[PDB]
Formats: sequence, C1' cells, structure tokens
RNA sequence: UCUGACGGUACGUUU
RNA sequence: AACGGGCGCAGAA
Repeated sequence: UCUGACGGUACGUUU
Repeated sequence: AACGGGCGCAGAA
C1' cells in the first nucleotide's frame, strides 16, 4: 500500500 | 444494509 464476511459510545453520504 | 472518510489490528505481496 491494498483487502478483511475484523474492531470502535463510532463518523459521513444515500435508495 | 450499502457505499465512502478516519484510527487500530490481522492478512497478502
């Protein structure tokens, strides 16, 4: 760096 | 739900 069918008193947008 | 930003962690190379 990217993904995570990983996480957070969670955040933003939106049909 | 989804998609997106953020921090941590895991994985991959």
Description:
Primary citation: Ippolito and Steitz, J.Mol.Biol. (2000), "The structure of the HIV-1 RRE high affinity rev binding site at 1.6 A resolution". An RNA: 28 nucleotides with solved positions. Crystals were grown from: LITHIUM SULFATE, MAGNESIUM SULFATE, SODIUM CACODYLATE, pH 6.0, VAPOR DIFFUSION, HANGING DROP, temperature 293K. It was solved by X-ray crystallography to 1.6 angstrom. The depositors describe the entry as "CRYSTAL STRUCTURE OF THE RRE HIGH AFFINITY SITE". Keywords: RRE HIGH AFFINITY SITE, HIV-1, RNA.